[PDB]
Context: one part of a larger RNA, bound to proteins that are not shown
Molecule: 25S ribosomal RNA, nucleotides 3 to 419; 5.8S ribosomal RNA, nucleotides 1 to 158
Organism: Saccharomyces cerevisiae
RNA sequence: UUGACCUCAAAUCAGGUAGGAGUACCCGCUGAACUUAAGCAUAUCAAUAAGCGGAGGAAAAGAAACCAACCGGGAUUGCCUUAGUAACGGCGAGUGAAGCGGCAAAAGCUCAAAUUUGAAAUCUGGUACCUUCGGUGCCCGAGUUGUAAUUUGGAGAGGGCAACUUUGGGGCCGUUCCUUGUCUAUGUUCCUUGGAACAGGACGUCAUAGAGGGUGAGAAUCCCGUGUGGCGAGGAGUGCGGUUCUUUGUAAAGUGCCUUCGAAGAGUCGAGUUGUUUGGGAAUGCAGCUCUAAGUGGGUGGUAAAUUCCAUCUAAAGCUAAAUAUUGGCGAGAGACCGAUAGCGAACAAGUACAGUGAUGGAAAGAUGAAAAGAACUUUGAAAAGAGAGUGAAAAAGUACGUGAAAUUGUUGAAAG
RNA sequence: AAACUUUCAACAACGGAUCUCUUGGUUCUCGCAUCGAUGAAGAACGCAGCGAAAUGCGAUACGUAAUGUGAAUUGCAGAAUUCCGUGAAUCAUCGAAUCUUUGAACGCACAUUGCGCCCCUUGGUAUUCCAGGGGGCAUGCCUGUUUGAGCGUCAUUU
Repeated sequence: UUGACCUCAAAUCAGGUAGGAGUACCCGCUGAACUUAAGCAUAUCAAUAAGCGGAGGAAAAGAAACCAACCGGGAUUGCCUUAGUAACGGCGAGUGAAGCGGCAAAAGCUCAAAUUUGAAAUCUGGUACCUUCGGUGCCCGAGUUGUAAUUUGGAGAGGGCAACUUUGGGGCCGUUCCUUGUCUAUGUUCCUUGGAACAGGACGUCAUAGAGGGUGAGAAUCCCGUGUGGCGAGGAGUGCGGUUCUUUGUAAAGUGCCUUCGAAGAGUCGAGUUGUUUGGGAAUGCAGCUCUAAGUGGGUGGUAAAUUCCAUCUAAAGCUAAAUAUUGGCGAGAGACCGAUAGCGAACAAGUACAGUGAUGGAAAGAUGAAAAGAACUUUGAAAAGAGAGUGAAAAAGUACGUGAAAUUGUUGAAAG
Repeated sequence: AAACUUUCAACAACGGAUCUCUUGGUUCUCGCAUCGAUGAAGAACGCAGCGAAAUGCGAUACGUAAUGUGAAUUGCAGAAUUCCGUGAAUCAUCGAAUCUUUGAACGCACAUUGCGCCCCUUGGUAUUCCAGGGGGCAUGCCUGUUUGAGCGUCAUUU
RNA backbone atom coordinates (compact mmCIF):
# COMPACT_ATOMS: atom_id res chain seq x y z
C1' U A 1 0.00 0.00 0.00
C1' U A 2 -3.36 -3.81 -0.82
C1' G A 3 -6.38 -8.06 0.56
C1' A A 4 -8.49 -10.96 4.46
C1' C A 5 -10.58 -12.01 9.44
C1' C A 6 -13.18 -10.74 14.02
C1' U A 7 -16.38 -7.64 16.35
C1' C A 8 -19.63 -3.65 15.77
C1' A A 9 -22.72 -0.38 12.69
C1' A A 10 -25.87 2.06 8.66
C1' A A 11 -29.36 2.00 4.54
C1' U A 12 -37.04 4.19 2.58
C1' C A 13 -31.10 -1.97 1.06
C1' A A 14 -33.94 -7.82 -0.70
C1' G A 15 -37.55 -10.65 1.68
C1' G A 16 -40.10 -11.48 6.10
C1' U A 17 -41.86 -11.29 11.13
C1' A A 18 -43.97 -9.11 16.25
C1' G A 19 -47.46 -5.90 18.39
C1' G A 20 -53.76 -5.30 18.81
C1' A A 21 -58.58 -7.87 19.39
C1' G A 22 -60.99 -12.10 21.58
C1' U A 23 -59.98 -14.45 25.99
C1' A A 24 -65.69 -19.69 27.78
C1' C A 25 -61.95 -23.39 28.09
C1' C A 26 -55.94 -23.53 28.42
C1' C A 27 -50.13 -22.32 30.28
C1' G A 28 -47.83 -19.23 33.79
C1' C A 29 -46.82 -14.92 37.11
C1' U A 30 -48.79 -11.93 40.82
C1' G A 31 -52.21 -11.85 44.58
C1' A A 32 -56.17 -10.06 48.58
C1' A A 33 -59.78 -9.26 51.94
C1' C A 34 -64.79 -10.00 53.18
C1' U A 35 -65.80 -14.85 55.34
C1' U A 36 -65.11 -19.44 59.11
C1' A A 37 -62.84 -20.19 63.59
C1' A A 38 -69.30 -18.04 67.46
C1' G A 39 -63.50 -12.97 69.74
C1' C A 40 -58.57 -13.37 67.12
C1' A A 41 -53.08 -13.24 65.27
C1' U A 42 -51.40 -19.29 62.70
C1' A A 43 -55.19 -21.32 59.99
C1' U A 44 -59.61 -20.62 56.69
C1' C A 45 -61.72 -18.18 52.57
C1' A A 46 -57.56 -19.55 48.66
C1' A A 47 -52.49 -21.54 46.30
C1' U A 48 -59.50 -18.14 44.96
C1' A A 49 -61.37 -12.66 43.16
C1' A A 50 -58.88 -8.53 41.12
C1' G A 51 -53.96 -7.31 38.29
C1' C A 52 -49.96 -9.04 34.42
C1' G A 53 -47.65 -12.11 30.55
C1' G A 54 -48.70 -16.17 26.59
C1' A A 55 -51.52 -20.13 23.11
C1' G A 56 -54.81 -23.32 20.50
C1' G A 57 -58.89 -25.74 18.47
C1' A A 58 -58.19 -27.64 22.23
C1' A A 59 -54.26 -26.34 25.56
C1' A A 60 -51.15 -28.70 28.90
C1' A A 61 -49.05 -33.40 29.87
C1' G A 62 -46.64 -37.26 27.69
C1' A A 63 -43.15 -42.11 26.38
C1' A A 64 -40.19 -42.71 33.53
C1' A A 65 -33.93 -40.10 37.03
C1' C A 66 -42.28 -43.35 37.29
C1' C A 67 -45.03 -46.55 40.44
C1' A A 68 -43.82 -50.18 43.43
C1' A A 69 -41.82 -54.02 47.32
C1' C A 70 -45.68 -57.78 43.84
C1' C A 71 -45.94 -64.04 41.22
C1' G A 72 -44.41 -57.05 40.15
C1' G A 73 -46.63 -53.12 36.92
C1' G A 74 -44.95 -49.87 32.48
C1' A A 75 -45.92 -42.49 28.37
C1' U A 76 -49.59 -38.95 29.23
C1' U A 77 -54.79 -37.52 30.01
C1' G A 78 -59.86 -38.33 31.77
C1' C A 79 -63.84 -41.14 34.34
C1' C A 80 -65.31 -44.70 38.48
C1' U A 81 -62.70 -45.80 42.87
C1' U A 82 -58.96 -45.33 46.40
C1' A A 83 -61.43 -41.34 50.14
C1' G A 84 -63.25 -37.32 53.24
C1' U A 85 -58.90 -42.04 53.74
C1' A A 86 -52.80 -41.64 54.82
C1' A A 87 -51.42 -37.04 56.26
C1' C A 88 -51.73 -31.77 57.57
C1' G A 89 -54.17 -28.58 61.43
C1' G A 90 -54.16 -22.52 67.78
C1' C A 91 -54.36 -31.59 66.10
C1' G A 92 -59.02 -26.04 66.94
C1' A A 93 -62.14 -24.47 62.93
C1' G A 94 -60.94 -26.87 59.12
C1' U A 95 -58.10 -29.19 55.28
C1' G A 96 -56.47 -33.50 52.38
C1' A A 97 -53.68 -36.23 48.14
C1' A A 98 -51.17 -40.84 45.99
C1' G A 99 -49.96 -46.28 44.57
C1' C A 100 -52.98 -50.42 43.26
C1' G A 101 -58.11 -52.09 40.75
C1' G A 102 -62.27 -51.32 36.53
C1' C A 103 -62.89 -48.29 32.33
C1' A A 104 -62.42 -44.31 28.03
C1' A A 105 -58.45 -43.52 24.51
C1' A A 106 -54.19 -45.52 23.05
C1' A A 107 -48.54 -44.17 19.76
C1' G A 108 -44.73 -43.63 19.52
C1' C A 109 -40.24 -41.43 19.51
C1' U A 110 -35.14 -37.54 18.55
C1' C A 111 -31.20 -34.70 19.58
C1' A A 112 -26.13 -33.70 22.28
C1' A A 113 -21.99 -36.45 23.36
C1' A A 114 -18.58 -40.27 17.24
C1' U A 115 -13.26 -38.73 12.00
C1' U A 116 -17.23 -38.05 5.85
C1' U A 117 -11.82 -37.00 6.41
C1' G A 118 -10.51 -40.91 -0.15
C1' A A 119 -13.01 -35.73 -0.75
C1' A A 120 -19.54 -30.16 3.57
C1' A A 121 -21.51 -35.43 1.28
C1' U A 122 -25.44 -29.88 4.28
C1' C A 123 -28.37 -25.22 3.82
C1' U A 124 -30.70 -19.71 2.92
C1' G A 125 -30.88 -16.37 -0.97
C1' G A 126 -30.28 -14.34 -6.17
C1' U A 127 -30.95 -15.42 -11.18
C1' A A 128 -32.75 -18.23 -15.83
C1' C A 129 -35.96 -21.79 -17.18
C1' C A 130 -39.74 -25.20 -15.69
C1' U A 131 -44.70 -29.54 -15.01
C1' U A 132 -44.53 -23.55 -9.43
C1' C A 133 -47.28 -25.17 -1.48
C1' G A 134 -42.16 -26.67 -5.49
C1' G A 135 -37.95 -28.50 -9.24
C1' U A 136 -33.39 -28.05 -12.02
C1' G A 137 -28.79 -25.39 -13.71
C1' C A 138 -25.68 -21.46 -12.56
C1' C A 139 -24.05 -17.78 -9.07
C1' C A 140 -22.99 -15.57 -4.46
C1' G A 141 -23.33 -16.56 0.55
C1' A A 142 -23.89 -19.62 5.41
C1' G A 143 -21.01 -23.15 7.44
C1' U A 144 -15.26 -26.76 9.83
C1' U A 145 -15.94 -22.18 16.63
C1' G A 146 -19.30 -28.19 12.45
C1' U A 147 -23.97 -27.97 8.13
C1' A A 148 -25.43 -33.63 6.08
C1' A A 149 -25.53 -39.22 6.49
C1' U A 150 -24.93 -42.63 10.78
C1' U A 151 -26.64 -43.88 16.79
C1' U A 152 -30.42 -42.33 21.29
C1' G A 153 -29.80 -46.38 25.98
C1' G A 154 -35.43 -50.36 24.28
C1' A A 155 -29.82 -49.50 22.77
C1' G A 156 -26.26 -48.92 19.52
C1' A A 157 -21.39 -48.44 16.98
C1' G A 158 -16.65 -50.40 14.67
C1' G A 159 -14.45 -54.84 12.56
C1' G A 160 -15.10 -60.42 10.89
C1' C A 161 -18.29 -64.77 8.80
C1' A A 162 -22.85 -66.59 6.12
C1' A A 163 -27.18 -66.09 3.26
C1' C A 164 -32.24 -64.81 3.27
C1' U A 165 -36.30 -61.33 3.25
C1' U A 166 -38.71 -56.52 1.97
C1' U A 167 -39.34 -51.70 -0.85
C1' G A 168 -40.21 -44.83 -4.19
C1' G A 169 -43.37 -40.99 -5.66
C1' G A 170 -46.70 -39.12 -9.21
C1' G A 171 -51.53 -39.97 -13.23
C1' C A 172 -56.96 -41.35 -14.31
C1' C A 173 -61.98 -43.19 -12.52
C1' G A 174 -64.76 -44.14 -7.72
C1' U A 175 -65.03 -44.29 -2.64
C1' U A 176 -64.16 -40.99 2.24
C1' C A 177 -65.38 -36.24 4.02
C1' C A 178 -67.09 -30.93 3.40
C1' U A 179 -70.44 -27.13 1.25
C1' U A 180 -74.65 -27.03 -1.63
C1' G A 181 -78.91 -27.61 -5.80
C1' U A 182 -83.16 -30.06 -7.46
C1' C A 183 -87.14 -33.80 -7.96
C1' U A 184 -90.11 -37.32 -5.46
C1' A A 185 -98.04 -39.06 -1.86
C1' U A 186 -103.05 -38.35 -0.82
C1' G A 187 -109.94 -34.14 -0.97
C1' U A 188 -110.12 -28.01 -1.31
C1' U A 189 -116.34 -33.81 -2.55
C1' C A 190 -121.48 -32.84 0.05
C1' C A 191 -124.57 -30.64 4.47
C1' U A 192 -124.74 -27.23 9.01
C1' U A 193 -122.57 -22.86 11.79
C1' G A 194 -119.67 -18.91 10.74
C1' G A 195 -117.17 -12.65 8.25
C1' A A 196 -113.66 -16.55 7.30
C1' A A 197 -114.11 -23.81 7.70
C1' C A 198 -108.91 -24.83 9.11
C1' A A 199 -115.25 -26.40 13.38
C1' G A 200 -119.07 -30.29 13.45
C1' G A 201 -121.35 -34.20 10.47
C1' A A 202 -121.01 -37.66 5.73
C1' C A 203 -118.11 -40.09 2.13
C1' G A 204 -113.20 -40.94 0.71
C1' U A 205 -107.51 -41.04 -0.31
C1' C A 206 -102.10 -41.31 1.12
C1' A A 207 -99.23 -42.95 5.08
C1' U A 208 -91.34 -45.59 5.37
C1' A A 209 -95.31 -38.91 4.97
C1' G A 210 -100.62 -38.16 11.34
C1' A A 211 -92.89 -33.83 12.83
C1' G A 212 -93.40 -28.71 12.30
C1' G A 213 -95.13 -24.15 10.09
C1' G A 214 -98.45 -21.18 6.91
C1' U A 215 -103.41 -20.04 5.11
C1' G A 216 -109.58 -15.19 7.38
C1' A A 217 -110.91 -20.41 13.94
C1' G A 218 -108.30 -27.21 16.10
C1' A A 219 -105.82 -28.66 8.31
C1' A A 220 -101.90 -35.70 7.26
C1' U A 221 -104.77 -35.16 2.62
C1' C A 222 -104.95 -26.28 0.36
C1' C A 223 -99.37 -24.47 0.46
C1' C A 224 -94.37 -25.18 2.34
C1' G A 225 -92.57 -28.98 4.27
C1' U A 226 -92.22 -34.16 6.59
C1' G A 227 -90.98 -39.59 5.03
C1' U A 228 -88.46 -42.57 1.40
C1' G A 229 -85.47 -42.64 -2.38
C1' G A 230 -83.37 -40.51 -7.18
C1' C A 231 -80.56 -37.13 -10.01
C1' G A 232 -76.80 -33.27 -9.99
C1' A A 233 -72.75 -29.15 -8.69
C1' G A 234 -68.39 -27.04 -6.49
C1' G A 235 -64.31 -28.45 -3.19
C1' A A 236 -60.71 -30.85 0.50
C1' G A 237 -58.02 -35.07 0.78
C1' U A 238 -54.64 -40.11 -0.26
C1' G A 239 -57.42 -42.39 3.98
C1' C A 240 -58.26 -46.90 0.23
C1' G A 241 -60.58 -49.59 -4.34
C1' G A 242 -59.17 -50.49 -9.33
C1' U A 243 -56.33 -49.21 -14.27
C1' U A 244 -52.12 -47.17 -16.80
C1' C A 245 -46.61 -44.61 -17.99
C1' U A 246 -43.46 -44.66 -14.46
C1' U A 247 -38.73 -49.02 -11.25
C1' U A 248 -36.60 -46.94 -8.07
C1' G A 249 -31.70 -49.91 -7.09
C1' U A 250 -26.47 -54.44 -7.73
C1' A A 251 -29.71 -48.20 -3.55
C1' A A 252 -32.11 -48.54 1.38
C1' A A 253 -33.86 -51.57 5.59
C1' G A 254 -34.39 -56.07 8.77
C1' U A 255 -32.46 -60.67 10.75
C1' G A 256 -28.07 -64.91 12.90
C1' C A 257 -22.94 -65.78 15.25
C1' C A 258 -17.92 -63.97 17.07
C1' U A 259 -15.11 -59.81 18.78
C1' U A 260 -13.64 -54.62 20.56
C1' C A 261 -16.27 -51.02 22.47
C1' G A 262 -20.41 -48.63 24.10
C1' A A 263 -19.31 -41.37 23.98
C1' A A 264 -25.37 -40.60 27.36
C1' G A 265 -26.67 -33.08 29.04
C1' A A 266 -22.73 -28.74 35.49
C1' G A 267 -23.31 -23.11 38.69
C1' U A 268 -26.39 -28.70 37.24
C1' C A 269 -27.57 -32.57 40.76
C1' G A 270 -26.99 -32.41 45.68
C1' A A 271 -26.34 -29.46 50.52
C1' G A 272 -27.19 -25.39 53.94
C1' U A 273 -30.27 -21.28 54.81
C1' U A 274 -34.44 -17.91 53.77
C1' G A 275 -39.33 -17.24 51.91
C1' U A 276 -43.52 -19.36 49.86
C1' U A 277 -46.28 -23.49 49.09
C1' U A 278 -48.02 -28.82 49.79
C1' G A 279 -51.67 -33.83 52.71
C1' G A 280 -45.97 -34.35 52.54
C1' G A 281 -45.19 -34.62 58.75
C1' A A 282 -36.33 -33.28 61.38
C1' A A 283 -38.91 -29.91 55.74
C1' U A 284 -43.96 -31.70 49.01
C1' G A 285 -42.74 -28.57 45.09
C1' C A 286 -40.90 -23.72 43.71
C1' A A 287 -37.58 -19.58 44.14
C1' G A 288 -33.42 -16.27 46.20
C1' C A 289 -28.44 -16.47 48.29
C1' U A 290 -23.98 -19.41 49.85
C1' C A 291 -21.54 -23.99 48.92
C1' U A 292 -21.09 -27.04 44.91
C1' A A 293 -20.38 -32.97 42.91
C1' A A 294 -19.60 -37.84 40.61
C1' G A 295 -19.11 -41.89 37.01
C1' U A 296 -19.53 -50.00 39.22
C1' G A 297 -22.00 -42.71 39.10
C1' G A 298 -26.60 -40.19 39.97
C1' G A 299 -31.97 -39.85 41.55
C1' U A 300 -35.91 -42.12 44.12
C1' G A 301 -37.38 -45.85 47.85
C1' G A 302 -42.82 -40.34 52.37
C1' U A 303 -38.73 -40.23 60.26
C1' A A 304 -33.39 -36.97 60.92
C1' A A 305 -28.24 -39.68 61.12
C1' A A 306 -23.63 -43.27 60.57
C1' U A 307 -22.74 -48.16 58.49
C1' U A 308 -24.00 -52.46 55.16
C1' C A 309 -27.04 -54.09 51.37
C1' C A 310 -31.19 -54.36 48.07
C1' A A 311 -34.91 -52.59 44.49
C1' U A 312 -36.02 -49.29 40.71
C1' C A 313 -35.26 -45.86 37.14
C1' U A 314 -31.47 -42.71 34.14
C1' A A 315 -32.14 -35.95 35.55
C1' A A 316 -29.92 -31.37 34.60
C1' A A 317 -31.80 -31.25 26.10
C1' G A 318 -36.40 -32.27 22.67
C1' C A 319 -41.23 -33.66 19.60
C1' U A 320 -45.85 -36.12 19.62
C1' A A 321 -52.74 -37.74 17.91
C1' A A 322 -56.91 -39.64 20.99
C1' A A 323 -59.75 -40.17 25.26
C1' U A 324 -60.11 -34.41 28.64
C1' A A 325 -62.02 -28.70 29.06
C1' U A 326 -65.01 -25.09 26.87
C1' U A 327 -70.98 -19.00 30.71
C1' G A 328 -66.26 -16.87 23.94
C1' G A 329 -67.05 -17.65 18.24
C1' C A 330 -69.77 -20.31 14.07
C1' G A 331 -73.56 -24.07 12.75
C1' A A 332 -77.41 -27.21 14.64
C1' G A 333 -81.15 -30.16 17.72
C1' A A 334 -83.89 -29.86 22.12
C1' G A 335 -86.58 -28.88 27.26
C1' A A 336 -92.11 -31.54 32.88
C1' C A 337 -87.80 -23.92 31.85
C1' C A 338 -89.98 -18.14 31.66
C1' G A 339 -94.34 -16.17 29.21
C1' A A 340 -93.65 -8.81 28.78
C1' U A 341 -93.10 -6.36 36.91
C1' A A 342 -91.54 -13.18 34.25
C1' G A 343 -87.45 -14.69 30.97
C1' C A 344 -80.89 -11.87 29.49
C1' G A 345 -80.46 -5.21 31.25
C1' A A 346 -82.58 -5.47 26.38
C1' A A 347 -89.19 -9.99 22.63
C1' C A 348 -89.54 -3.12 20.44
C1' A A 349 -84.45 2.07 16.26
C1' A A 350 -81.24 -1.82 24.06
C1' G A 351 -76.31 -1.47 26.05
C1' U A 352 -80.78 2.39 23.17
C1' A A 353 -82.90 7.10 25.54
C1' C A 354 -80.98 9.38 29.63
C1' A A 355 -77.34 10.74 34.16
C1' G A 356 -72.29 11.60 35.42
C1' U A 357 -66.04 15.65 34.29
C1' G A 358 -64.88 10.69 34.48
C1' A A 359 -64.44 5.57 35.60
C1' U A 360 -69.09 4.09 35.05
C1' G A 361 -74.51 3.89 35.76
C1' G A 362 -78.59 2.53 32.60
C1' A A 363 -84.37 2.34 31.88
C1' A A 364 -89.31 2.37 30.16
C1' A A 365 -91.50 0.43 26.04
C1' G A 366 -95.14 -6.16 22.71
C1' A A 367 -101.19 -7.28 21.15
C1' U A 368 -107.03 -2.67 16.26
C1' G A 369 -108.91 -5.91 12.75
C1' A A 370 -109.07 -11.68 8.54
C1' A A 371 -108.43 -7.49 5.78
C1' A A 372 -107.49 -0.37 6.78
C1' A A 373 -112.24 -2.08 4.93
C1' G A 374 -108.05 3.69 9.26
C1' A A 375 -114.90 6.37 9.05
C1' A A 376 -116.68 8.88 1.95
C1' C A 377 -120.54 12.28 2.71
C1' U A 378 -123.98 15.72 5.74
C1' U A 379 -124.41 18.95 9.79
C1' U A 380 -122.85 22.17 14.43
C1' G A 381 -118.20 24.45 15.73
C1' A A 382 -112.79 29.44 14.56
C1' A A 383 -110.83 24.82 15.59
C1' A A 384 -109.87 20.38 18.38
C1' A A 385 -114.01 17.88 18.07
C1' G A 386 -119.19 16.53 18.48
C1' A A 387 -123.94 14.53 16.22
C1' G A 388 -125.32 11.68 12.22
C1' A A 389 -123.95 8.59 8.07
C1' G A 390 -120.82 4.76 6.82
C1' U A 391 -116.87 0.22 7.29
C1' G A 392 -116.53 -4.00 9.84
C1' A A 393 -118.58 -10.30 12.58
C1' A A 394 -117.96 -6.68 16.37
C1' A A 395 -116.41 0.60 16.89
C1' A A 396 -118.95 -2.87 24.01
C1' A A 397 -112.16 -3.10 18.13
C1' G A 398 -111.48 4.26 16.12
C1' U A 399 -104.25 3.54 15.74
C1' A A 400 -105.74 7.70 23.51
C1' C A 401 -107.06 0.77 19.40
C1' G A 402 -107.70 -7.42 22.04
C1' U A 403 -109.64 -8.55 26.93
C1' G A 404 -110.08 -4.36 29.98
C1' A A 405 -109.77 -6.03 37.19
C1' A A 406 -108.84 -3.01 41.62
C1' A A 407 -107.65 1.52 43.92
C1' U A 408 -109.89 6.15 42.65
C1' U A 409 -114.09 8.97 39.97
C1' G A 410 -118.88 11.06 37.32
C1' U A 411 -123.98 10.31 36.52
C1' U A 412 -128.36 7.68 37.68
C1' G A 413 -131.21 4.82 41.13
C1' A A 414 -131.97 2.83 46.22
C1' A A 415 -131.19 3.57 51.37
C1' A A 416 -129.37 5.56 56.03
C1' G A 417 -127.16 9.56 58.68
C1' A B 1 -136.88 17.82 52.69
C1' A B 2 -132.39 18.92 49.65
C1' A B 3 -127.29 19.48 49.55
C1' C B 4 -123.43 16.69 51.64
C1' U B 5 -121.41 11.82 53.37
C1' U B 6 -121.33 6.53 53.07
C1' U B 7 -122.74 1.59 50.80
C1' C B 8 -124.42 -1.17 46.49
C1' A B 9 -125.73 -1.79 41.18
C1' A B 10 -125.76 -0.11 36.00
C1' C B 11 -123.51 2.83 32.43
C1' A B 12 -119.46 6.01 31.75
C1' A B 13 -114.24 7.26 33.56
C1' C B 14 -109.24 6.46 35.52
C1' G B 15 -105.69 2.73 35.22
C1' G B 16 -103.57 -1.27 32.84
C1' A B 17 -104.49 -6.16 36.18
C1' U B 18 -106.27 -10.73 34.29
C1' C B 19 -106.74 -14.14 30.28
C1' U B 20 -105.07 -15.74 25.77
C1' C B 21 -101.13 -14.83 22.74
C1' U B 22 -94.92 -14.92 21.69
C1' U B 23 -89.78 -13.91 15.21
C1' G B 24 -87.53 -13.14 22.76
C1' G B 25 -84.91 -15.17 26.87
C1' U B 26 -82.93 -19.39 29.64
C1' U B 27 -80.83 -24.16 30.18
C1' C B 28 -79.13 -28.87 28.07
C1' U B 29 -76.92 -31.57 24.12
C1' C B 30 -74.39 -32.23 19.31
C1' G B 31 -70.87 -30.65 15.54
C1' C B 32 -67.12 -27.28 13.86
C1' A B 33 -62.09 -24.13 14.39
C1' U B 34 -61.97 -19.38 11.15
C1' C B 35 -59.53 -12.32 13.84
C1' G B 36 -55.19 -8.85 12.73
C1' A B 37 -49.36 -4.93 9.44
C1' U B 38 -52.77 -8.58 2.77
C1' G B 39 -54.34 -3.36 8.57
C1' A B 40 -58.32 -6.59 12.92
C1' A B 41 -61.86 -5.51 16.91
C1' G B 42 -63.46 -0.67 17.90
C1' A B 43 -64.43 4.65 16.63
C1' A B 44 -65.73 9.13 13.63
C1' C B 45 -67.96 11.12 9.46
C1' G B 46 -70.65 10.20 5.43
C1' C B 47 -73.88 7.31 1.40
C1' A B 48 -80.86 6.32 -0.67
C1' G B 49 -85.75 10.08 -5.41
C1' C B 50 -88.30 11.03 -0.88
C1' G B 51 -84.70 8.29 6.18
C1' A B 52 -84.25 10.45 12.07
C1' A B 53 -83.09 5.58 13.58
C1' A B 54 -82.12 0.19 13.28
C1' U B 55 -79.83 -2.64 9.43
C1' G B 56 -76.46 -2.27 5.08
C1' C B 57 -72.58 0.10 2.85
C1' G B 58 -67.85 3.55 1.77
C1' A B 59 -66.96 9.08 -2.80
C1' U B 60 -67.78 2.36 -7.13
C1' A B 61 -71.11 4.45 -0.41
C1' C B 62 -78.92 0.62 1.84
C1' G B 63 -74.01 -0.57 -2.73
C1' U B 64 -70.17 -2.58 -7.89
C1' A B 65 -68.56 -7.51 -10.02
C1' A B 66 -69.45 -12.79 -10.21
C1' U B 67 -72.87 -17.18 -9.58
C1' G B 68 -77.78 -19.22 -8.83
C1' U B 69 -83.00 -18.45 -9.12
C1' G B 70 -86.43 -16.95 -12.71
C1' A B 71 -90.29 -11.78 -12.36
C1' A B 72 -90.25 -8.69 -8.94
C1' U B 73 -89.70 -4.04 -5.40
C1' U B 74 -93.74 -1.79 -2.96
C1' G B 75 -95.25 3.59 1.79
C1' C B 76 -95.44 6.80 -2.36
C1' A B 77 -92.99 8.30 -6.68
C1' G B 78 -90.36 6.29 -10.78
C1' A B 79 -89.03 2.24 -14.07
C1' A B 80 -90.26 -2.32 -16.76
C1' U B 81 -93.62 -5.96 -18.71
C1' U B 82 -88.67 -8.14 -24.65
C1' C B 83 -89.96 -9.37 -19.36
C1' C B 84 -89.75 -17.55 -24.20
C1' G B 85 -84.78 -13.33 -20.85
C1' U B 86 -76.70 -13.17 -20.12
C1' G B 87 -82.73 -11.42 -16.76
C1' A B 88 -86.57 -8.24 -12.08
C1' A B 89 -85.40 -8.54 -7.00
C1' U B 90 -84.28 -4.24 -0.30
C1' C B 91 -83.79 -12.41 -3.47
C1' A B 92 -80.23 -16.02 -2.41
C1' U B 93 -75.17 -17.05 -3.13
C1' C B 94 -70.50 -14.86 -2.99
C1' G B 95 -64.63 -16.81 -4.95
C1' A B 96 -63.63 -10.40 -8.14
C1' A B 97 -63.45 -5.37 -6.42
C1' U B 98 -64.28 -0.72 -3.90
C1' C B 99 -63.40 0.01 1.03
C1' U B 100 -63.67 8.05 3.30
C1' U B 101 -61.12 9.58 8.35
C1' U B 102 -59.21 6.51 11.79
C1' G B 103 -57.88 2.64 15.04
C1' A B 104 -52.24 -2.29 17.16
C1' A B 105 -51.86 2.29 13.51
C1' C B 106 -46.68 3.00 10.68
C1' G B 107 -43.28 10.34 7.95
C1' C B 108 -43.91 13.81 12.36
C1' A B 109 -48.05 15.51 15.11
C1' C B 110 -53.17 15.43 16.74
C1' A B 111 -57.96 19.57 22.16
C1' U B 112 -54.80 21.11 14.97
C1' U B 113 -59.30 17.81 9.52
C1' G B 114 -51.55 21.02 11.82
C1' C B 115 -46.48 20.32 9.66
C1' G B 116 -42.66 17.90 6.77
C1' C B 117 -39.18 14.88 3.47
C1' C B 118 -38.40 11.54 -1.11
C1' C B 119 -39.69 9.67 -6.28
C1' C B 120 -42.64 9.98 -11.01
C1' U B 121 -45.58 13.36 -13.44
C1' U B 122 -48.72 17.96 -15.02
C1' G B 123 -49.42 23.41 -15.02
C1' G B 124 -47.56 28.19 -13.80
C1' U B 125 -40.31 30.83 -17.59
C1' A B 126 -39.28 26.77 -13.48
C1' U B 127 -33.85 21.09 -10.70
C1' U B 128 -34.44 25.32 -6.34
C1' C B 129 -40.84 28.70 -5.72
C1' C B 130 -46.22 27.59 -5.80
C1' A B 131 -49.99 24.24 -7.01
C1' G B 132 -52.67 19.47 -9.00
C1' G B 133 -52.33 13.96 -9.68
C1' G B 134 -49.99 9.21 -8.59
C1' G B 135 -46.40 6.41 -5.41
C1' G B 136 -43.68 6.41 -0.82
C1' C B 137 -40.83 7.64 4.35
C1' A B 138 -42.65 3.81 11.95
C1' U B 139 -40.29 0.59 15.62
C1' G B 140 -37.99 -4.13 17.51
C1' C B 141 -36.08 -8.48 15.47
C1' C B 142 -34.30 -12.41 11.74
C1' U B 143 -31.74 -14.06 7.13
C1' G B 144 -29.37 -12.03 3.31
C1' U B 145 -27.18 -7.50 0.23
C1' U B 146 -24.37 -3.24 0.01
C1' U B 147 -21.53 0.55 2.20
C1' G B 148 -18.59 1.18 6.40
C1' A B 149 -15.91 1.57 11.69
C1' G B 150 -12.22 -0.18 15.25
C1' C B 151 -3.48 -0.44 16.08
C1' G B 152 -9.64 -5.96 17.95
C1' U B 153 -6.51 -8.29 14.45
C1' C B 154 -3.74 -11.53 10.18
C1' A B 155 -0.83 -11.47 5.92
C1' U B 156 1.52 -8.73 2.41
C1' U B 157 4.48 -3.90 -0.03
C1' U B 158 7.56 -1.72 3.25